An RNA structure, in which 47 nucleotides are resolved. The structure was determined by X-ray crystallography at 2.73 angstroms resolution and released in 2011. It comes from the structure "Crystal Structure of substrate-bound halfmer box C/D RNP". The 2010 paper behind the entry is "Structural basis for substrate placement by an archaeal box C/D ribonucleoprotein particle".
[PDB]
Context: bound to proteins that are not shown
RNA sequence: GCCGUUGAAGCUCUGACCGAAAGGCGUGAUGAGC
RNA sequence: GAGCUUCAACGGC
Repeated sequence: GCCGUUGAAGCUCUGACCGAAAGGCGUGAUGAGC
Repeated sequence: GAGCUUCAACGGC
C1' cells in the first nucleotide's frame, strides 16, 4: 500500500426498462406499506 | 435482520 473476518457508532427506497409496433426512458423505465 | 460512510484487533500478497 492492497486486502480481509470485524466491532460499536451514523447515514440510506430501488436503478434499465415499459411497450404488438409507433414511440417513451438515467431531465429516471420498473417494482414498492404516506 | 440486507446495504454504503466511517474507526481499535485480527488473516494475508